[PDB]
RNA sequence: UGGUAUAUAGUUUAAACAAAACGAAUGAUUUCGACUCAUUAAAUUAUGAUAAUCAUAUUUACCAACCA
Numbered sequence: 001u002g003g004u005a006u007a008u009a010g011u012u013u014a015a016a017c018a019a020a021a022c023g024a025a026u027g028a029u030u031u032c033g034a035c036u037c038a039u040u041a042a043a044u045u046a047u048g049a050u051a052a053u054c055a056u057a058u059u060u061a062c063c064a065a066c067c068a
Stems, first nucleotide, its partner, number of pairs: 001064005007058001010022002024040005045057001047055003
């Protein structure tokens, strides 16, 4: 240099109109707690076009290669 994959809450992870999970808060519960249950907050690499799908370059992954 080459192409091939790549990205989602704070992290973790199905899926794009945003689902669940750890943690956080909150209550319910208990003599007080842990567990558990319920509730709440919390995100889509960013750029250009189709109008939300192809491109765009990054991004880290992934294999390729002087020759006799």
An RNA structure (A-site tRNA) from Homo sapiens, in which 68 nucleotides are resolved. The PDB entry is titled "Human mitochondrial ribosome in complex with mRNA, A/A tRNA and P/P tRNA". Ions in the entry include magnesium, potassium and zinc. Keywords: mitochondrion, translation, closed nascent-polypeptide tunnel, RIBOSOME. Rfam match: tRNA. Gene Ontology term of the family: triplet codon-amino acid adaptor activity. From the family's description: Transfer RNA (tRNA) molecules are approximately 80 nucleotides in length. Their secondary structure includes four short double-helical elements and three loops (D, anti-codon, and T loops). Further hydrogen bonds mediate the characteristic L-shaped molecular structure. tRNAs have two regions of fundamental functional importance: the anti-codon, which is responsible for specific mRNA codon recognition, and the 3' end, to which the tRNAs corresponding amino acid is attached (by aminoacyl-tRNA synthetases). tRNAs cope with the degeneracy of the genetic code in two manners: having more than one tRNA (with a specific anti-codon) for a particular amino acid; and 'wobble' base-pairing, i.e. permitting non-standard base-pairing at the 3rd anti-codon position. By type it is a transfer RNA. A reference for the family is Lowe and Eddy (1997), "tRNAscan-SE: a program for improved detection of transfer RNA genes in genomic sequence", Nucleic Acids Res. The structure was determined by cryo-electron microscopy at 2.59 angstroms resolution and released in 2021. Primary citation: Itoh et al., Science (2021), "Mechanism of membrane-tethered mitochondrial protein synthesis".